Method: X-ray diffraction, resolution 2.9 A. The entry became public in 2019.
An RNA structure, in which 32 nucleotides are resolved.
The 2019 paper behind the entry is "Beyond the seed: structural basis for supplementary microRNA targeting by human Argonaute2".
The PDB entry is titled "Human Argonaute2-miR-122 bound to a seed and supplementary paired target".
Crystals were grown from: 26% MPD, 5% PEG 3350, 50 mM imidazole pH 8.
It was solved together with Protein argonaute-2.
Context: bound to proteins that are not shown
């Protein structure tokens, strides 16, 4: 390892 | 997010 | 108990 | 303590 | 840690 939300560790 | 679990 |  | 995360 | 659903 473009980012962010939201699921489940 | 450490919590289940030691058993005839 | 297996 | 020990097995799993 | 994986994986979804979106963008110009």
């Nucleotide at each position: 390892u473009g980012g962010a939300g939201u699921g489940u560790g | 997010c450490a919590a289940u679990g030691g058993u005839g | 108990u297996u | 303590c020990c097995a799993u995360u | 840690a994986c994986a979804c659903u979106c963008c110009a």